Keywords: Specifier domain, Bacillus, S-turn, loop-E, RNA. Shown are 38 nucleotides from a PDB entry: RNA. The entry is an ensemble of 10 models. The PDB entry is titled "Specifier Domain of B. subtilis tyrS T box leader RNA".

RNA sequence: GGGAUCACAAGUAGGACUUCGGUCCGAAUACAGAUCUC
Repeated sequence: GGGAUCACAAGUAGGACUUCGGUCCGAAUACAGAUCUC
C1' cells in the first nucleotide's frame, strides 16, 4: 500500500442565573488517526 473495525475534540465561542461580579454549563460543520491482511 487495496478492503472492514474503532472512535473524536473542548471544556473552545456562546448562553440564562451573577453581588453586575462570580459561577454553572456547552453546540457541529467540514473532515480525520492509524491499525489488521501479503